The RNA (ASH1-E3 element, RNA (28-MER)) with a sequence from Saccharomyces cerevisiae has 28 modelled nucleotides. The work is reported in "Molecular architecture and dynamics of ASH1 mRNA recognition by its mRNA-transport complex" (Edelmann et al., Nat. Struct. Mol. Biol., 2017). Protein in the same entry: SWI5-dependent HO expression protein 2 and SWI5-dependent HO expression protein 3. The structure was determined by X-ray diffraction at 2.41 angstrom resolution and released in 2017. The depositors describe the entry as "Crystal structure of the nuclear complex with She2p and the ASH1 mRNA E3-localization element". The entry is indexed under She2p, ASH1-mRNA, mRNA transport, transport protein. Lineage of the source: Eukaryota > Fungi > Dikarya > Saccharomycetales > Saccharomyces.
Context: bound to proteins that are not shown
C1' cells in the first nucleotide's frame, strides 16, 4: 500500500489477555 469481518463462539495465549487501535502478505 493490499488482503481479511457468521445469523460465530471459535481461534490465538501457560496466563494476564488479545481479536480491523487487529492479523497476515509482498523482486514494500
Nucleotide at each position: 500500500g493490499a488482503u481479511a469481518a457468521c445469523u460465530g463462539a471459535a481461534u490465538c495465549g501457560a496466563a494476564a489477555g488479545a481479536c480491523a487501535u487487529u492479523a497476515u502478505c509482498a523482486c514494500g